[PDB]
Context: bound to proteins that are not shown
RNA sequence: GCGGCCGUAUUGCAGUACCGCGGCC
Numbered sequence: 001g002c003g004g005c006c007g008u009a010u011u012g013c014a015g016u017a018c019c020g021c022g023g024c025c
Stems, first nucleotide, its partner, number of pairs: 003025006
Other pairs, nucleotide, nucleotide, family: none
């Protein structure tokens, strides 16, 4: 670099580089 599983926090009326955190496999 590339995934899987589990959990947890935000329930928020906007115009975007991008988008939470944690545990296992």